[PDB]
RNA sequence: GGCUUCAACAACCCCGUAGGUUGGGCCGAAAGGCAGCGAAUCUACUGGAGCC
Ligand code: AMP
Numbered sequence: 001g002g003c004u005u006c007a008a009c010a011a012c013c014c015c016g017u018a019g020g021u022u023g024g025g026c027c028g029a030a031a032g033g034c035a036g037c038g039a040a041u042c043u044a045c046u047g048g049a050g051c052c
Stems, first nucleotide, its partner, number of pairs: 001052007013038001014036001016045007023037001025034003
C1' cells in the first nucleotide's frame, strides 16, 4: 500500500459516525414534509482484531 472481519463503549436486548441506493411506515388533497424504518445494500470515516 491493500484485503477480511468485528462494534466493546449503549438507560432490557439490538444499535460505532455521517451520507446515499432500493423498498417500506406515518402526515398531507397535492406539492411535499416527518422519523431509533429493529428492511436489504453501498461509500467514506471512528475504533478493534486478523491477513497479504
Ligand atoms: P461481542 O462479540 O458482541 O461481545 O463484541 C466484541 C467485539 O467488540 C470484538 O470482537 C471487537 O470487534 C469489538 N471491540 C471490543 N473492544 C473494542 C474497542 N475498545 N474498540 C472497538 N471495538 C471493540
An RNA with a sequence from Candidatus Koribacter versatilis Ellin345: 52 nucleotides with solved positions. It is bound to adenosine monophosphate (AMP). Keywords: RNA structure; tRNA-mimicking; X-ray crystallography, RNA. It was solved by X-ray crystallography to 2.53 angstroms. Primary citation: Huang et al., Rna (2020), "Structure and ligand binding of the ADP-binding domain of the NAD + riboswitch". Crystals were grown from: 0.2 M Potassium Chloride, 0.1 M Mg Acetate, 0.05 M Sodium Cacodylate pH 7.0, 10% w/v Polyethylene Glycol 3350. An Rfam search finds the family "nadA riboswitch" in it. The depositors describe the entry as "Crystal structure of the ADP-binding domain of the NAD+ riboswitch with Adenosine monophosphate (AMP)".